[PDB]
């Protein structure tokens, strides 16, 4: 015993051509 | 058309991980 990046999960916002149910 | 899923960017959040400082 701190600050920032990464990786995993959840939720949300936004995003003309993806998915399936009805 | 409405709804479920999945994708991209961002945000928030979630005992014990990672790198840099």
């Nucleotide at each position: 015993u701190g600050c920032g990046u990464c990786a995993c999960g959840u939720c949300g916002a936004c995003g003309a051509a993806g998915u399936c149910g009805c």